HIV TAR RNA: 29 nucleotides with solved positions. The PDB entry is titled "Chemical probe bound to HIV TAR RNA". Released in 2011, the model rests on solution-state NMR data. Davidson et al. published it in J.Mol.Biol. in 2011: "A Small-Molecule Probe Induces a Conformation in HIV TAR RNA Capable of Binding Drug-Like Fragments". Bound small molecules: 4-methoxynaphthalen-2-amine (L8H) and arginine (ARG).
[PDB]
C1' cells in the first nucleotide's frame, strides 16, 4: 500500500438511511 471486517473495542468523517474508506486493532496478502 492493498482488500475484508468493527468501535458493544477505540479514533476520526461523510451521511436522512446504511456502509465506505482512513487510523488502530484484528485477519489475509
Ligand atoms: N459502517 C458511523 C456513512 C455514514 C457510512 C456513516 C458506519 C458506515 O456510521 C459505517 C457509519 C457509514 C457510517
Ligand atoms: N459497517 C461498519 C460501520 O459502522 C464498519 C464500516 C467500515 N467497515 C466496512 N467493512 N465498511
Nucleotide at each position: 500500500g492493498g482488500c475484508a471486517g468493527a468501535u458493544c473495542u477505540g479514533a476520526g468523517c461523510c451521511u436522512g438511511g446504511g456502509a465506505g474508506c482512513u487510523c488502530u486493532c484484528u485477519g489475509c496478502c